[PDB]
RNA sequence: GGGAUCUGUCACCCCAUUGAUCGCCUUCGGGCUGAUCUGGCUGGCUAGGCGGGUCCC
Numbered sequence: 001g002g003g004a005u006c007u008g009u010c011a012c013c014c015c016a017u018u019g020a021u022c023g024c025c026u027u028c029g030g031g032c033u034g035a036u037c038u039g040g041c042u043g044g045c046u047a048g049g050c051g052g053g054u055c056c057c
Stems, first nucleotide, its partner, number of pairs: 001057010012044002014040003019037004023032003
Other pairs, nucleotide, nucleotide, family: 008047tWH011039tWH017020cWH019033tWH026029tWS041044cWH045048cWH
């Protein structure tokens, strides 16, 4: 270097209005994480980016 597999981390993924503002809908009671954030690994995938490990050839 070519593979396999694991893993640290990242608004990449997932979860939350019991967190915000904005938006959308409404049967006017409420509903919707659509947007931009915030909080969560206590959450990680047919591991997406970056890095590392182990093994194979």

Released in 2017, the model rests on X-ray crystallography data to a resolution of 2.32 angstroms.
Shown are 57 nucleotides from a PDB entry: RNA (7SK RNA) with a sequence from Homo sapiens.
It holds a match to the Rfam family "7SK RNA". A reference for the family is Wassarman and Steitz (1991), "Structural analyses of the 7SK ribonucleoprotein (RNP), the most abundant human small RNP of unknown function", Mol Cell Biol. By type it is a non-coding RNA gene. The family is grouped with related families in Rfam's "7SK clan".
It comes from the structure "The crystal structure of 7SK 5'-hairpin - Gold derivative".
Keywords: non-coding RNA major groove base triple transcription, RNA.
Crystals were grown from: 30% PEG 1000, 50 mM Tris pH 7.5, 50 to 75 mM NaCl, 50 mM MgCl2, 3% DMSO.